[PDB]
Molecule: 832GAAA (50-MER)
Organism: Acidobacteriaceae bacterium KBS 83
RNA sequence: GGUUUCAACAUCCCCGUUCGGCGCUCGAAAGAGGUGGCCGGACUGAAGCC
Ligand code: NAD
Repeated sequence: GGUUUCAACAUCCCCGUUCGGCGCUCGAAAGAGGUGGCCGGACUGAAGCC
C1' cells in the first nucleotide's frame, strides 16, 4: 500500500480532520444549531490479516 476491526491522543464522558447524502433540535421554508450517529470518498494514526 490493500483489507478487517478501530480512535489512544481529547478541561467529566463522547468526539482523529473534512466533504456529500441521510439522522437529531429550531423552522410549516432558505437556513441555523451541533451532535459524539449511519453510509460512502479523501486525509491522519493503532492493531491483525495476502
Ligand atoms: P478504546 O478501546 O476506546 O481504544 C483503543 C483503540 O485505540 C485501539 O484498538 C486502537 O485501535 C486505538 N489506538 C490506540 N493507540 C493508538 C495510536 N497511538 N494511534 C491511533 N490509534 C490508536 O480505549 P479507551 O476509550 O481508553 O477505553 C478505556 C476503557 O473504557 C476500556 O478498557 C473499556 O473497558 C471501557 N469502555 C468505556 C466505554 C465508554 O466510555 N462508554 C465503552 C466501552 C468500554